Shown are 76 nucleotides from a PDB entry: RNA (tRNALys) from Escherichia coli (strain K12). Primary citation: Loveland et al., Nature (2017), "Ensemble cryo-EM elucidates the mechanism of translation fidelity". An Rfam search finds the family "tRNA" in it. For this family Rfam cites "The tertiary structure of tRNA and the development of the genetic code" (Hou, Trends Biochem Sci, 1993). The family is grouped with related families in Rfam's "tRNA clan". It is annotated as a transfer RNA. Rfam describes the family as follows. Transfer RNA (tRNA) molecules are approximately 80 nucleotides in length. The model includes bound lysine (LYS). It comes from the structure "70S ribosome bound with near-cognate ternary complex base-paired to A site codon, closed 30S (Structure III-nc)". The entry is indexed under Ribosome, EF-Tu, tRNA. It was solved by cryo-electron microscopy to 3.8 angstrom. Ions in the entry include magnesium. Among the 53 different proteins in the entry, which are not shown, are 30S ribosomal protein S7, 30S ribosomal protein S15 and 30S ribosomal protein S9.

[PDB]
RNA sequence: GGGUCGUUAGCUCAGUUGGUAGAGCAGUUGACUUUUAAUCAAUUGGUCGCAGGUUCGAAUCCUGCACGACCCACCA
Ligand code: LYS
Repeated sequence: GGGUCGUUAGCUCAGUUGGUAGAGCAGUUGACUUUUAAUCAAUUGGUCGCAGGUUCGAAUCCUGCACGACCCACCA
C1' cells in the first nucleotide's frame, strides 16, 4: 500500500420486507434530611462513529474516512 468486519441515550445493550429510536441501572428535579440512601412524586436523556449520495423517506442499501482487531504483500 492493500481487504474484510466491527461503533446506538451516561453504561450495559435492542432493533432487516427501508417508514417518527426502546429496556433497565443510572442518574436530573422535588420532599423528609446535616448530606445521602431509603421511601412517596415527576423525569430528561441519542442531535442513531463522523460525512455524502441515493429513497418519497435510512439505526437499515450504497460510497469515503476516522479508530481498532484480524488477514497478505510491504525489501534503496
Ligand atoms: N530509486 C529507488 C531505489 O533506489 C527504486 C524505485 C523507487 C522505489 N520503488